[PDB]
Formats: sequence, structure tokens, C1' cells
RNA sequence: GGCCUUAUACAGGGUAGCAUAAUGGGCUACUGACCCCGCCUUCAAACCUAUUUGGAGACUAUAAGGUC
Repeated sequence: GGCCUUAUACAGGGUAGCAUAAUGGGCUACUGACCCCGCCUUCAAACCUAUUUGGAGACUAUAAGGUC
């Protein structure tokens, strides 16, 4: 340094700005302990004056092991 597993983190979760759309429910900033890369796929419930929860997984980081 590669591969595998496990552990910790996260949930695009909280806030704010903007957007006013239902082949929709968005973008960004800040926040998300240690200022990395990012915040993705999909199922499910209840929702809807622009979304809350739950399941299964992925990415990255860090640590413990396994392996080489």
C1' cells in the first nucleotide's frame, strides 16, 4: 500500500436564505466533535401553505483485526 470484515460517524439530519413546483416535495450556506472526499441507491409507513420516520445497502474517513 491492496483485499476482506468489524467498530465509530450520517440522517442530506438540524437551522437559514432562496425557489412555489405535484413526471413535484428542490438548490445553496452554515451546522452535523477532531473543518478529508461526500451526504448516494432502494424498499416501507404517514404525510404535503416545498417531508418527517423506519429497513436494507453504497462512498469516504478514522480505529481494531484478518489477509498478502